[PDB]
Context: one part of a larger RNA, bound to proteins that are not shown
Molecule: 23S ribosomal RNA, nucleotides 517 to 1248
Organism: Pseudomonas aeruginosa
RNA sequence: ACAAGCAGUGGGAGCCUACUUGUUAGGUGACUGCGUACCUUUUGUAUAAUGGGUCAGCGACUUAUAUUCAGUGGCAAGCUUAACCGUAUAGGGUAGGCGUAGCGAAAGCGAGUCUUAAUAGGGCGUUUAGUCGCUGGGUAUAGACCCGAAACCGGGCGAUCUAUCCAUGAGCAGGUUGAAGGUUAGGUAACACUGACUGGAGGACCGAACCCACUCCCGUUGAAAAGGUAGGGGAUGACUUGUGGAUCGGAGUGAAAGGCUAAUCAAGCUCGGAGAUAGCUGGUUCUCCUCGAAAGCUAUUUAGGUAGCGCCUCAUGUAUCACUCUGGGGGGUAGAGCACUGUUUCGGCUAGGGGGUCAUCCCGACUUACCAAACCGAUGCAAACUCCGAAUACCCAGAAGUGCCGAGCAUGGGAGACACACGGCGGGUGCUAACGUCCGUCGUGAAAAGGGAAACAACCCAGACCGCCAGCUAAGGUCCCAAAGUUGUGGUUAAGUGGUAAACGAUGUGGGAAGGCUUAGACAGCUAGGAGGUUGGCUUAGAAGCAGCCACCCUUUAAAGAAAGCGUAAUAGCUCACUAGUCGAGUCGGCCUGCGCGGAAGAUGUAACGGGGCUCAAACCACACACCGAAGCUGCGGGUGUCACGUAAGUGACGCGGUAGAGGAGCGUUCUGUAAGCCUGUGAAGGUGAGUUGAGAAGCUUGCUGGAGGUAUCAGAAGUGCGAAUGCUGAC
Repeated sequence: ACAAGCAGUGGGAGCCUACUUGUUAGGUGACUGCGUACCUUUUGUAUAAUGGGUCAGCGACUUAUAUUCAGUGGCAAGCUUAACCGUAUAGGGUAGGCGUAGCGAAAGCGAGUCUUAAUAGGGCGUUUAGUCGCUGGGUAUAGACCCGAAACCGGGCGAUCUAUCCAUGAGCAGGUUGAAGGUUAGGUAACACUGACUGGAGGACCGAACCCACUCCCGUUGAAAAGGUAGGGGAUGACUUGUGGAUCGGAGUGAAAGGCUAAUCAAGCUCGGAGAUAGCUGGUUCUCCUCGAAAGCUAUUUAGGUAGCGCCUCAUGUAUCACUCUGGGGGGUAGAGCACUGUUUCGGCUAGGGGGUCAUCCCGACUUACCAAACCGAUGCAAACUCCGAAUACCCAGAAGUGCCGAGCAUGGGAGACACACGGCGGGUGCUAACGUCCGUCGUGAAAAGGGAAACAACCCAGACCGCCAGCUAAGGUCCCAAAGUUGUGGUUAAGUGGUAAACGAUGUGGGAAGGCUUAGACAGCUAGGAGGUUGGCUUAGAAGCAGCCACCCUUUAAAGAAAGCGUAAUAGCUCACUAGUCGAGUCGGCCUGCGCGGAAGAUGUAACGGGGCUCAAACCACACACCGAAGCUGCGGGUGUCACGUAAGUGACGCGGUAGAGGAGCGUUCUGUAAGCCUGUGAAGGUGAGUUGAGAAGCUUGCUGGAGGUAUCAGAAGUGCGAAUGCUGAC
C1' cells in the first nucleotide's frame, strides 16, 4: 500500500509513553486550508539562466606613512616636539611644523592690498582661537577587500621523444624480369645491321621479416592519452635500424605541414620580475533600530567605466517651503479658421491665346463649335500655415489652516546611481504592428508583502512594528468546489449568446417614433377575362410581351400598359396594378434603438466560463436592501523612533515595508590587564540532552560524557563570526 508537486505551515482526530490524571509534557501526525528552495545576476527568475553532492576545518576591507572631517580630551595667543640624550613609557631636546594678516604673478605694501591715469568703481582681506594627541568616517601612495587570465621579460634546463646531420656497426626469406658489356656464327671496303650463347643491370617486378599507415569495423569510462582484427603501400634503397655524438627558444631542424624540439608548440619547460595587469567575472562570514534612492542631464578614445550637477543619509546653521483661495501675468498647444504660405473641388465671369476661321498677293477679320491665369461666390485640408484661441501647467504677490514637528535654503562628512521595466495619457518612428524603439508626463514594480483579476514584477484595492480562535470595510464577490443572497421588484435574452470576431447577409425577437393602404368592403388564396386597317418596320426552314443598336395616350362607350420578364432552347397552354356583382375583413412597406443568428476552419486531450454546472438564470440591463471579503480601519495587550512637556517615572501626539546606501546601538569568539584574584578533581574546558530567560545576536541553570584546566566585571587588542567564490584539504 485509492493517493499526485519545494515536503512546510495554520487547523486537527487518533494512538503510544511518562506522569499523575488535565483546561498538562514528550513522540507520531490520518485528514484538511495556504504554499513553485537558497544564491547570484538582472527591467525581471520557480525558472528550462549561474553556483553548490554533503559534512567538518580553513577561506575575503588589513597594515604602514602622509592627510582631511567628526567625536573626545589636554594646553591656550599660543600649541607641539622630530632625530637624539636619558639609572629609558619619566625628564630633557622647541631644530622644525601649524596658528597669531592679508593682498599681489612679483618687487613690495600692509589692516589693508591688487588693478587703475584715478583719493572712482570692483576682486580678495580685516573685532571673541588655535594647536597637539586619541577614536572613528574618507583620501593618497603602497599587492591595498579576496580569488582569476591570455601574455611580456630575465637566468637556467632539455635533441634518452622527435627533425636534420656526423661517426661506427648490421638487417633485408623466397620467386621473377633479363640492360650494358662480352663471345660466337652470319653480313658489309673496317664501319652499319641481324641471330645464338653468355652476362646479371635497375630510386626494376611479385612477396615474408622489417618499416609504414590507405580502407572498413570495433574501441571512445579503451586492453591502448592514437590501438586491435581483416584487408592495403614500400620492401637493394632518396631504404630500415642499433650505439655514440652535434644543432635549442625570435632559437634550432624541417623533401614544408606551422611540422617537430621529452604525451606540451604561430614561439618548449622550469625558476624568478610577480601578489604582472584585468573599466571584466565570481565571492565577501553575527544582531537590532531610524531614514532611504537611482537607473536622469552634461562631458568623456565615451557608451556595461568615470566625473560634475539632480536624487539618499548624517551633522551644523538659518528661515523658508508645500497644499488651497483670491489677485497680477505672458503664451500659441487642443480646438477652430482660411486673413498670409502651400495644397482642394466643382459654378460663373472676363482679358486673352486665338482651335476653327468670310479668308482680304499682305492688312479688314464673320467667328465664340477649342482653350483660358485672374477676380466673384460656394466647398475642403497641414507637424515645419495662423485672423483667432482654451482647459491645464508655469512665474510672482497676499492670506486661513494643516505639516510630526517639520517642510524650504545653505555649508560641510559618507554615499549609492549614471542597462530600467510595464501600465494610463500626449507624440515621433513602425504597418496609429510588436511584451518594437525613442521622448514628455503620471502611476506601479525595481526596492512592497496582503486581497482581487483561475494561474499572472509593472493591472485593481490597499502600503505588513509585534501578538489575538475580536469587529467593520475596499477592490472583487455571495448555486457547489469555496466565505457570503438559490435576495426582492420590473424587464430582456434560447445562443450555452454570456463564456473569442469584421465587411456584409437574414419575416430571430423586445421597444419607440412616423406615412398611406385601412368595411363605398384592403395583403395571398375559388364561380367571364380576351379588338373596330395591316405583311406597325434593311429580315425572305423560324425575328409578338427577354438580339451589337429602345420605348408615354384619336373606339360603337360603364372597360385597361406600341411592356420591369419564367413558358411547348419557339408557335396551340400561362405567374405581376383590376373603374367590379362575389367569401368578410385589420393588415402591408421603410427609420431609430436593446439583445441575439450565420460569416467562424488546426494541429498531444474536452481546451477561449478555472471546473461542476447554469436557461421566469447561477447570463444581461436597471433599481433596492443585506452579507462576505485584506497584513486597510477599529477594539484589546506589548515593543520601539522622534518631538514637546515633565523637580526627570511620564505622560501625550505622530510615526515604525524596504534594495543600493547613509546613520545609531549591541551580541558572541581568542588574547592582554584587572589576576599571585575568583572558580575547579566534592570535578575545568570540550561533547551531548533537557529546562528556562531575553527584540535579537545570545544568556543562565542543570542530567550524562570528559578527566585539567577555566576567566565575574570593566577596559585594551583583533588572524573577530561563513552556505555559496566550476572556493582549499580531509572524511563520507